Source information
The RNA (sgRNA) from an uncultured archaeon, together with DNA, has 114 modelled nucleotides. The 2022 paper behind the entry is "Structure of the type V-C CRISPR-Cas effector enzyme". The structure was determined by cryo-EM at 2.7 angstrom resolution and released in 2022. The reconstruction used 534,196 particles. The depositors describe the entry as "Cryo-EM structure of the Cas12c2-sgRNA-target DNA ternary complex".
Context: bound to proteins that are not shown
RNA sequence: UACCACCCGUGCAUUUCUGGAUC
RNA sequence: GAUCCGUACCUCAAUGUCCGGGCGC
RNA sequence: GCGAC
RNA sequence: GUUGGGUUUGAGGGGAAAUUAGGUGCGCUU
DNA sequence: AAGCGCACCTAATTTCCCATTTT
DNA sequence: AAAATGGG
Numbered sequence: 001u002a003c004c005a006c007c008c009g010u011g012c013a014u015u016u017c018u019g020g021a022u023c
Numbered sequence: 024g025a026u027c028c029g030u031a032c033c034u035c036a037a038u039g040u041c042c043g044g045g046c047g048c
Numbered sequence: 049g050c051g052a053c
Numbered sequence: 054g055u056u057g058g059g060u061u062u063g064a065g066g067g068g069a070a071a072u073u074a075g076g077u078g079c080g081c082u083u
Numbered sequence: 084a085a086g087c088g089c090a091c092c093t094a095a096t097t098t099c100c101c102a103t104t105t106t
Numbered sequence: 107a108a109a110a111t112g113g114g
Base pairs, nucleotide, nucleotide: 003058004057005056006045007044008043009042011040012039013038014037015036019028020027021026022025023024032066033065034064035063046051047050048049052055053054067100068099069098070097071096072095073094074093075092076091077090078089079088080087081086082085083084101112102111103110104109105108106107
Other pairs, nucleotide, nucleotide, family: 001060cWW002059cWW010041cWW018062tSS
């Protein structure tokens, strides 16, 4: 600074280029 | 900003979903 | 069933 | 009202081998 | 609470990760 | 490229 809204675990899907060079 | 090079591993995460548990209404 | 309270 | 949370170019990346010591768990006994 | 036997998890120790030159 | 070892 606008945004978002019970919590945790397991499994599945998805995202995740995160570094350089020159002017 | 523009042009080009770099193909992106391991882990944590985030996003949705599944089922289970807890809490409140 | 429904959740920020 | 509200906290509650998030805001980064999401974040971290040093491996490998041997060793030693301690801790935890299970079972049984006194 | 102890002891023992058998497991697994964690923390610390120590070391490596040459270069130069000849053959 | 493989072997030997200097110089800490």